[PDB]
RNA sequence: GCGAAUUCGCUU
RNA sequence: GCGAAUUCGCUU
Numbered sequence: 001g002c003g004a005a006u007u008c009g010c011u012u
Numbered sequence: 013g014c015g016a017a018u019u020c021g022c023u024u
Stems, first nucleotide, its partner, number of pairs: 001022010
């Protein structure tokens, strides 16, 4: 840089 | 969309 999963922050 | 953490795939 090209992708994936899981989780958290920003709005009212 | 603007950010963060953890983990995995693509090169020889």
An RNA: 24 nucleotides with solved positions. Released in 2014, the model rests on X-ray crystallography data to a resolution of 1.96 angstroms. The depositors describe the entry as "Structure of human Dicer Platform-PAZ-Connector Helix cassette in complex with 12-mer siRNA having 5'-p and UU-3' ends (1.95 Angstrom resolution)". Keywords: PAZ domain, platform domain, connector helix, siRNA, RNase III domain, endoribonuclease, pre-miRNA, HYDROLASE-RNA complex. Crystals were grown from: 0.2 M lithium sulfate, 0.1 M HEPES, pH 7.0-7.5, 16% PEG3350, VAPOR DIFFUSION, HANGING DROP, temperature 293K.